[PDB]
């Protein structure tokens, strides 16, 4: 963060 | 939320 | 409504460009 992921979520 | 086969 | 495949949007945390 116009970058990884992860958790709930239709 | 889509489709896919089933239920009934 | 059952199973099965593929797939939203939000909220919210860990890294982290430093």
């Nucleotide at each position: 963060a116009u970058g990884u992921u992860u958790u709930c979520u239709g | 939320g889509a489709a896919a086969a089933c239920g009934g």